[PDB]
RNA sequence: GGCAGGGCUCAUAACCCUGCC
Repeated sequence: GGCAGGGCUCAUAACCCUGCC
């Protein structure tokens, strides 16, 4: 940096944590 999951919210994007490359 990329992917998946969970939390936040009415739902957003962030942000946090775990795993893999």
An RNA structure, in which 21 nucleotides are resolved. NMR data were recorded at pH 6.5 and 303 K. The PDB entry is titled "Solution structure of ITALY1 ('Initiator tRNA Anticodon Loop from Yeast'), an unmodified 21-nt RNA with the sequence of the anticodon stem-loop of yeast initiator tRNA". Method: solution NMR. The entry became public in 2004. The 1997 paper behind the entry is "On the conformation of the anticodon loops of initiator and elongator methionine tRNAs".